The RNA has 174 modelled nucleotides. It comes from the structure "Crystallization of the Thermotoga maritima lysine riboswitch bound to homoarginine". The entry is indexed under riboswitch, Lysine, RNA. An Rfam search finds the family "Lysine riboswitch aptamer" in it. From the family's description: Riboswitches are metabolite binding domains within certain messenger RNAs that serve as precision sensors for their corresponding targets. Allosteric rearrangement of mRNA structure is mediated by ligand binding, and this results in modulation of gene expression. It was solved by X-ray diffraction to 2.7 A. The work is reported in "Structural insights into amino acid binding and gene control by a lysine riboswitch" (Serganov et al., Nature, 2008). The model includes bound l-homoarginine (HRG).
RNA sequence: GGCCGACGGAGGCGCGCCCGAGAUGAGUAGGCUGUCCCAUCAGGGGAGGAAUCGGGGACGGCUGAAAGGCGAGGGCGCCGAAGGGUGCAGAGUUCCUCCCGCUCUGCAUGCCUGGGGGUAUGGGGAAUACCCAUACCACUGUCACGGAGGUCUCUCCGUGGAGAGCCGUCGGUC
Numbered sequence: 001g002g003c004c005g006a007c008g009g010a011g012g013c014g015c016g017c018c019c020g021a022g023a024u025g026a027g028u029a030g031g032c033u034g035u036c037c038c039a040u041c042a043g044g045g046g047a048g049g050a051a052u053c054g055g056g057g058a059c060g061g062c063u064g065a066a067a068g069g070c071g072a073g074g075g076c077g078c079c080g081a082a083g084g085g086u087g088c089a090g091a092g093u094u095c096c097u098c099c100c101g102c103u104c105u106g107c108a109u110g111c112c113u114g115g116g117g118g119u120a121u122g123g124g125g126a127a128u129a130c131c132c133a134u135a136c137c138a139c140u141g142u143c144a145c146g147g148a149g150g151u152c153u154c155u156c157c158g159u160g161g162a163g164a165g166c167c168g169u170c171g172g173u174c
Base pairs, nucleotide, nucleotide: 001174002173003172004171005170006169007168008167009166012079014078015077016076017075018074019073022070024069030063031062032061033060034059035058036057037056038055041054044100045099046098047097048096049095082113083112084111085109086108087107088106089105090104091103092102093101114140115139117137118136119135120134121133122132123131124130142161143160144159145158146157147156148155149154
């Protein structure tokens, strides 16, 4: 010095979980109801059914929520923190059953991402919020490489890579 393993650390609007008055949700969904309409018809897409004494819709009357998501800051756990994709599984989504989609949840997976931001596009969401993806943009941390200064190990300019990294303290083993 290489390899394997353990332990300790650092990036900074760092990450996630939780609490939380209240706002949003929303005069919306639902309940009852008036007229008109579809004319065999019921959901996000599709398949098959029941009901016709059924079902769906448009525009109004009386009425009228909730959940998710947000939330001043704080607590807790942390630095692949965590997030996303994919696979498996569960739940929710119609009047019922099935497939698919979407949403939530568990589990696996170094498939992808160092980190936060700005913009753009698209997805989730009732949404402006908020969450997620990708691309571009610089910024930032880290080491590598090239360089200027300094001269005992620092400052700075530039280029590039990835966190399976980097800084450290060790154990084992070539």